[PDB]
RNA sequence: GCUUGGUGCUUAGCUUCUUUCACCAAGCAUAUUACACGCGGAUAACCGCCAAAGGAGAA
Numbered sequence: 001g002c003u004u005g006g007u008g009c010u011u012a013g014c015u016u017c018u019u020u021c022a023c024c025a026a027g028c029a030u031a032u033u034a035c036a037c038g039c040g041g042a043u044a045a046c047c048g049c050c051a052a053a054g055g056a057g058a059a
Stems, first nucleotide, its partner, number of pairs: 001028008014057006038049004
Other pairs, nucleotide, nucleotide, family: 001031cWS001032cSS010052cWH011012cHH011053cWH020051tWS036052tWS041042tHS041044tWH042044cHS043044cSS044045cHS058059tHS
């Protein structure tokens, strides 16, 4: 700087998810994402902000 995973708890009981968030492990790259999702603001075109965003089902 970059990728894969893993873990954890909110948003929410309860199990299931899932992937952002997050904490971290390790392993690649040697060039060089990224935070989701969604709301809404000022006048927005531009911007600003978040921390959660969602599903299925289990009982």

Shown are 59 nucleotides from a PDB entry: RNA. The model includes bound 7-DEAZA-7-AMINOMETHYL-GUANINE (PRF). The work is reported in "Structural determinants for ligand capture by a class II preQ1 riboswitch" (Kang et al., Proc.Natl.Acad.Sci.USA, 2014). The entry is indexed under preQ1, riboswitch, classII, pseudoknot, Streptococcus pneumoniae, RNA. The depositors describe the entry as "Solution NMR structure of a preQ1 Class II riboswitch from Streptococcus pneumoniae". Rfam match: PreQ1-II (pre queuosine) riboswitch aptamer. A reference for the family is Weinberg et al. (2007), "Identification of 22 candidate structured RNAs in bacteria using the CMfinder comparative genomics pipeline", Nucleic Acids Res. Rfam describes the family as follows. preQ1-II riboswitch was first reported for Weinberg et al. 2007 it was recognised in Streptococcaceae and Lactococcus families in 5' untranslated regions of genes of a membrane protein classified as COG4708 or DUF988. Meyers et al. 2008 confirm that preQ1-II recognise the queuosine (Q) precursor pre-queuosine 1 (preQ1). Q is a hyper modified nucleoside present in some anticodons in tRNAs (Try, Asn, Asp and His).